Shown are 68 nucleotides from a PDB entry: RNA. It is bound to guanosine (GMP). An Rfam search finds the family "2dG-I riboswitch aptamer (M. florum)" in it. Crystals were grown from: 0.05 M Na-succinate, ~3.0 M ammonium sulfate, 0.5 mM spermine and 20 mM magnesium chloride, pH 5.0, VAPOR DIFFUSION, HANGING DROP, temperature 293K. Primary citation: Pikovskaya et al., Nat.Chem.Biol. (2011), "Structural principles of nucleoside selectivity in a 2'-deoxyguanosine riboswitch". It comes from the structure "Crystal structure of the 2'- deoxyguanosine riboswitch bound to guanosine". The structure was determined by X-ray diffraction at 2.61 angstrom resolution and released in 2011. Sample source: in vitro transcribed RNA.
């Protein structure tokens, strides 16, 4: 340094700005302990004056092991 597993983190979760759309429910900033890369796929419930929860997984980081 590669591969595998496990552990910790996260949930695009909280806030704010903007957007006013239902082949929709968005973008960004800040926040998300240690200022990395990012915040993705999909199922499910209840929702809807622009979304809350739950399941299964992925990415990255860090640590413990396994392996080489």
């Nucleotide at each position: 340094g590669g591969c595998c597993u496990u552990a910790u983190a996260c949930a695009g979760g909280g806030u704010a700005g903007c957007a006013u759309a239902a082949u929709g429910g968005g973008c960004u900033a800040c926040u998300g302990a240690c200022c990395c890369c990012g915040c993705c796929u999909u199922c499910a419930a209840a929702c809807c004056u622009a979304u809350u929860u739950g399941g299964a997984g992925a990415c990255u980081a860090u640590a413990a092991g396994g392996u080489c």